Entry title: Structure of the iMango-III fluorescent aptamer at room temperature. An RNA structure, in which 37 nucleotides are resolved.
RNA backbone atom coordinates (compact mmCIF):
# COMPACT_ATOMS: atom_id res chain seq x y z
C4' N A 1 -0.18 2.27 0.00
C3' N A 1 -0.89 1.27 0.00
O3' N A 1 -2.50 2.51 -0.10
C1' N A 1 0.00 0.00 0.00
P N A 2 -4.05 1.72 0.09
O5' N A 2 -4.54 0.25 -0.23
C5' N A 2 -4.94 0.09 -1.69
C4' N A 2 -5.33 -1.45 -1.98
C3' N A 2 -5.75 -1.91 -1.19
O3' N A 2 -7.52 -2.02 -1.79
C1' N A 2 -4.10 -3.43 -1.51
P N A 3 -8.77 -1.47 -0.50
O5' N A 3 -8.90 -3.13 -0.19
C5' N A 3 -9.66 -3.44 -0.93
C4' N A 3 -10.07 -5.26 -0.35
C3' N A 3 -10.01 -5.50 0.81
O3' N A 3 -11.39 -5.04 0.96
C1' N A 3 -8.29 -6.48 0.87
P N A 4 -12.10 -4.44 2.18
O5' N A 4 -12.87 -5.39 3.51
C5' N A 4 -13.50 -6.79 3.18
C4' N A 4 -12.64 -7.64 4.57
C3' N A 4 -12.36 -7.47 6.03
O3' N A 4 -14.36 -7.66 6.11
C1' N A 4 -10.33 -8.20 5.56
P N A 5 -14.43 -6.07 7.28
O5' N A 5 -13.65 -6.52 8.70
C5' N A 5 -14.13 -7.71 9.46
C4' N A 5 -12.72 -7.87 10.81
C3' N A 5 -12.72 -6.85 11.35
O3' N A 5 -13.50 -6.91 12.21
C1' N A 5 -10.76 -7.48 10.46
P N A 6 -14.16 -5.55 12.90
O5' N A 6 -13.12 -5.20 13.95
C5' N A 6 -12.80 -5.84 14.99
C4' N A 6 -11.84 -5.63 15.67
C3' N A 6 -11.98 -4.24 16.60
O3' N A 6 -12.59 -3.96 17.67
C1' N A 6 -9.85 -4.64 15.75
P N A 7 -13.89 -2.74 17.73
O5' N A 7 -12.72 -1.84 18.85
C5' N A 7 -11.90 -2.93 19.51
C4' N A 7 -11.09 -1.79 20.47
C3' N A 7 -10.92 0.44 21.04
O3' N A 7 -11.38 0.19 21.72
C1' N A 7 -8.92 -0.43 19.34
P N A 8 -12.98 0.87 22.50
O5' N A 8 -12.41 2.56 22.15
C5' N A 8 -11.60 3.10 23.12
C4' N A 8 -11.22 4.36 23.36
C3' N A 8 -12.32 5.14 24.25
O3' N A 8 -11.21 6.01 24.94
C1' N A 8 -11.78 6.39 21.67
P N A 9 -11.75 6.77 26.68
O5' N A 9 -10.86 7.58 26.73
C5' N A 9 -9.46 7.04 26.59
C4' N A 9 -8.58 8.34 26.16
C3' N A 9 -8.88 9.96 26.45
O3' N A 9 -7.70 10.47 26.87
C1' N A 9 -9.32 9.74 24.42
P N A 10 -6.29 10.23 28.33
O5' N A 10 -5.88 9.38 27.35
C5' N A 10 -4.29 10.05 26.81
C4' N A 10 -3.56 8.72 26.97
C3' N A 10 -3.53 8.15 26.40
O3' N A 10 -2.96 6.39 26.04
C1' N A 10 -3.23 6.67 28.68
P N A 11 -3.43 6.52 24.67
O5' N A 11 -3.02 6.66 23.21
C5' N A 11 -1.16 6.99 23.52
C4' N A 11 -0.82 8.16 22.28
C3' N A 11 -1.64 9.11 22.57
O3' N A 11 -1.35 10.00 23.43
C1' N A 11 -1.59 8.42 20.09
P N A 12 -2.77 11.09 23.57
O5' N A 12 -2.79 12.42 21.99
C5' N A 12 -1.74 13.11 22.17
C4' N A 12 -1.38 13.53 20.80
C3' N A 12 -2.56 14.91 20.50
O3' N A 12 -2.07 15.82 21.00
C1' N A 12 -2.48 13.03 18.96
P N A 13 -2.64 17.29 21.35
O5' N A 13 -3.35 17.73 19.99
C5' N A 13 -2.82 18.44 19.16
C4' N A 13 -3.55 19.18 17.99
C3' N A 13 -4.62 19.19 18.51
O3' N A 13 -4.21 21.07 18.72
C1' N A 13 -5.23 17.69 16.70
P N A 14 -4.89 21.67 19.91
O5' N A 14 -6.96 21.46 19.55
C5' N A 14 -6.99 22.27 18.50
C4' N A 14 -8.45 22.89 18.83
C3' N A 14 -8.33 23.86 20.28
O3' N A 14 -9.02 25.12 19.65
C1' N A 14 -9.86 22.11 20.03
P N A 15 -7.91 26.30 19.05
O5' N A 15 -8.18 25.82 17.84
C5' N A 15 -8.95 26.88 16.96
C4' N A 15 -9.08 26.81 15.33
C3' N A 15 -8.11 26.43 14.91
O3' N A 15 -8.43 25.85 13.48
C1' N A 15 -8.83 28.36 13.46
P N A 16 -7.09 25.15 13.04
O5' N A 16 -7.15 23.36 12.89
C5' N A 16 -6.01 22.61 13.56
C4' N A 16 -6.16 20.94 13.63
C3' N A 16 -6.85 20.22 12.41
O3' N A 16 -6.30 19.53 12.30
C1' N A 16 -8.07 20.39 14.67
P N A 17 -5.16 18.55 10.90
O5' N A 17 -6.78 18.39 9.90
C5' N A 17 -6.45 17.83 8.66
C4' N A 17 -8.05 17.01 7.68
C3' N A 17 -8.94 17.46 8.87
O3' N A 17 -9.54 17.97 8.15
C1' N A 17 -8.59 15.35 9.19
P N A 18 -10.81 19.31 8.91
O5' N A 18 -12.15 17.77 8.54
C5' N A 18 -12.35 17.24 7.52
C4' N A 18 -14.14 16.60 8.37
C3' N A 18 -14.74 17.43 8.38
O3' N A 18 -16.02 17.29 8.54
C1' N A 18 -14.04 15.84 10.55
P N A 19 -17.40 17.96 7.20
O5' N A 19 -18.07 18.71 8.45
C5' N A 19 -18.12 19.79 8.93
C4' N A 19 -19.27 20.05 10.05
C3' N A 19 -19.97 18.71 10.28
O3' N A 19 -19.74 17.56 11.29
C1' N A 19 -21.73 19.62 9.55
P N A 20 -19.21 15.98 11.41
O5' N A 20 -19.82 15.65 12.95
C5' N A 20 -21.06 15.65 13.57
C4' N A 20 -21.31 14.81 14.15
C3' N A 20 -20.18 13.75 15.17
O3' N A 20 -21.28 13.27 16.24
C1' N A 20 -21.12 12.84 13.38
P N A 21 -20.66 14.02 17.34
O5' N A 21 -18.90 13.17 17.72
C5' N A 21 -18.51 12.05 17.68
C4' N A 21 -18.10 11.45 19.10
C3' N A 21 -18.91 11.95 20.36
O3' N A 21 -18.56 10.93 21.63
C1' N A 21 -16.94 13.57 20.44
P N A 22 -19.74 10.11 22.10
O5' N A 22 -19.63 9.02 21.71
C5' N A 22 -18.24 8.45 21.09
C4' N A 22 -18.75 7.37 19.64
C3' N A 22 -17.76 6.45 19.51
O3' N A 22 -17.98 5.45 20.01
C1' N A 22 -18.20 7.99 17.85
P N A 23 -16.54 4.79 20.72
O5' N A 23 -16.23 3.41 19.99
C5' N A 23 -14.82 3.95 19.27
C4' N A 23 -15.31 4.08 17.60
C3' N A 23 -15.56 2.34 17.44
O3' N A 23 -15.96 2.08 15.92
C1' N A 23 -13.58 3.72 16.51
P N A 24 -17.46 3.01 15.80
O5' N A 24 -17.80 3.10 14.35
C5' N A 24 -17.31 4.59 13.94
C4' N A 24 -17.33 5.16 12.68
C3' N A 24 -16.34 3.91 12.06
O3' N A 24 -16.79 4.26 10.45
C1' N A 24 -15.32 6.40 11.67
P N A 25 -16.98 2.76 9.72
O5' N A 25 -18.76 2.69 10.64
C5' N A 25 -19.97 3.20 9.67
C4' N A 25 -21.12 3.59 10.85
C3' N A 25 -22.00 4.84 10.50
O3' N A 25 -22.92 4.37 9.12
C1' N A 25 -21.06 5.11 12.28
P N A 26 -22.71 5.41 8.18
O5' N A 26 -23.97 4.15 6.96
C5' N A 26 -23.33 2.35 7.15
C4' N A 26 -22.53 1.80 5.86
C3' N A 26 -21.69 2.59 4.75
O3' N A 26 -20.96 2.19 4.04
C1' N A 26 -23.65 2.34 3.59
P N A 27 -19.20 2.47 4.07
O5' N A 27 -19.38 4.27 3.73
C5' N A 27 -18.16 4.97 3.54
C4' N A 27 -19.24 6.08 2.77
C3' N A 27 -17.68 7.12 2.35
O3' N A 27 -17.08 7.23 1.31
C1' N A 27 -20.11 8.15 3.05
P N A 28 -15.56 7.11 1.88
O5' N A 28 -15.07 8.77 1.68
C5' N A 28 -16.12 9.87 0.82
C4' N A 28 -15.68 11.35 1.44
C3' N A 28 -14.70 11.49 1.85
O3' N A 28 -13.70 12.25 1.39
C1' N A 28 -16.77 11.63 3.26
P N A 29 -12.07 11.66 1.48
O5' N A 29 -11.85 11.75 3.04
C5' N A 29 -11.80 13.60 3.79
C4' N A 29 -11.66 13.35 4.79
C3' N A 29 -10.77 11.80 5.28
O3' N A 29 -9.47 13.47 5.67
C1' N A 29 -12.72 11.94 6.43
P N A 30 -7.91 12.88 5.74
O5' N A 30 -7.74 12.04 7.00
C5' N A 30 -6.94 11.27 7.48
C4' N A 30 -5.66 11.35 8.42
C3' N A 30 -4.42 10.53 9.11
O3' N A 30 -3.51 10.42 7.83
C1' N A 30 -5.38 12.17 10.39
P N A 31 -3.18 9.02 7.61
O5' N A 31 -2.52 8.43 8.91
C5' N A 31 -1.26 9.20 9.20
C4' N A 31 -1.30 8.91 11.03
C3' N A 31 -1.00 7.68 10.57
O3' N A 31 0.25 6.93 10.75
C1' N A 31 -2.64 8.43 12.39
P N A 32 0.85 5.31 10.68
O5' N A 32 -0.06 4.64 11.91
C5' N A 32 1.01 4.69 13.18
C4' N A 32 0.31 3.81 14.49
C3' N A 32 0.60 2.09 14.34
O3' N A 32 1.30 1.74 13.98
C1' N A 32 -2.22 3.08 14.98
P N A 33 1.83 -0.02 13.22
O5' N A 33 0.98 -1.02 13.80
C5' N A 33 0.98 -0.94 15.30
C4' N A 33 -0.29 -1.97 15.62
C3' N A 33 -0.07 -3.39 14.92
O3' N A 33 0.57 -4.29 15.65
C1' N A 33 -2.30 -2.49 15.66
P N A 34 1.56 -5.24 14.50
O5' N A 34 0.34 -6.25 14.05
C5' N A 34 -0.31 -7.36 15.15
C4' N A 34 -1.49 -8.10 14.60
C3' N A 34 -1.65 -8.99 13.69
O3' N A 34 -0.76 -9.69 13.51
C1' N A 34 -3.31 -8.06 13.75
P N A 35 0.26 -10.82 12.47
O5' N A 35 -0.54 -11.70 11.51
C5' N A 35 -1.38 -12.22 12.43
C4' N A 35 -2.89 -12.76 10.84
C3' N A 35 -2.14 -12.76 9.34
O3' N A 35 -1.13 -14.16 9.56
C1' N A 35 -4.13 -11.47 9.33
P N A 36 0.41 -13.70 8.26
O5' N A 36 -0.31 -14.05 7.14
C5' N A 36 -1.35 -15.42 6.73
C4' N A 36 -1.79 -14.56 5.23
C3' N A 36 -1.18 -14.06 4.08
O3' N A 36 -0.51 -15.19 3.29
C1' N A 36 -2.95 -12.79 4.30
P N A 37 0.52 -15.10 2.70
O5' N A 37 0.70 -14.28 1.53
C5' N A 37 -1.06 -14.97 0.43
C4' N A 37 -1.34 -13.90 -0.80
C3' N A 37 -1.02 -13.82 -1.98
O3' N A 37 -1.88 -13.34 -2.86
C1' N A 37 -1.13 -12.10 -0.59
C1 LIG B 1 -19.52 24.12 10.24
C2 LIG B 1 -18.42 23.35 10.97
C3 LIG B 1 -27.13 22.74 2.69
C4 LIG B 1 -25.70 22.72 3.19
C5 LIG B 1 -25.60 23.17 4.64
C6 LIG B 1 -24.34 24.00 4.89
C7 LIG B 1 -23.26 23.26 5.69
C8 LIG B 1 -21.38 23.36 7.46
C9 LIG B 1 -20.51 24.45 8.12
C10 LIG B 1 -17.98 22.14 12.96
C11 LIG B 1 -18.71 20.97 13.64
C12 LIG B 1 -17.71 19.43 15.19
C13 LIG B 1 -16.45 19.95 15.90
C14 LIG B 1 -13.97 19.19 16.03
C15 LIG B 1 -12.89 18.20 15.55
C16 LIG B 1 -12.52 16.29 17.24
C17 LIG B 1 -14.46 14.88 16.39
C18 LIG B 1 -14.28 16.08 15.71
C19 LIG B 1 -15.15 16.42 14.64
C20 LIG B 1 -16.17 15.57 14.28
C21 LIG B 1 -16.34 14.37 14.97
C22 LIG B 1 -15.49 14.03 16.03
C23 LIG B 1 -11.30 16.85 18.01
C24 LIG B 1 -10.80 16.44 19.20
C25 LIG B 1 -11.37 15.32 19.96
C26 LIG B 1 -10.80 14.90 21.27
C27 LIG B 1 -9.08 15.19 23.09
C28 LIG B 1 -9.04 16.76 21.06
C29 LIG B 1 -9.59 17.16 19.81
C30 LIG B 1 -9.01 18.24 19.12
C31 LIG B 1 -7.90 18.90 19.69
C32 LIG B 1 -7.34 18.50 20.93
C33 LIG B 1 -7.93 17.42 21.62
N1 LIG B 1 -22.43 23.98 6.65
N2 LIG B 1 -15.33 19.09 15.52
N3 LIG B 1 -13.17 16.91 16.16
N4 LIG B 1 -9.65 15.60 21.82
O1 LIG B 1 -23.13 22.10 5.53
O2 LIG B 1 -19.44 23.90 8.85
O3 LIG B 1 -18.87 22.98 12.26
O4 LIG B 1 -17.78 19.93 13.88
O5 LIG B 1 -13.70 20.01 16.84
S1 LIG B 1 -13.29 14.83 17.53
RNA sequence: GUACGAAGGAAGGUUUGGUAUGGGGUAGUUGUCGUAC

The structure was determined by X-ray diffraction at 3 A resolution and released in 2019.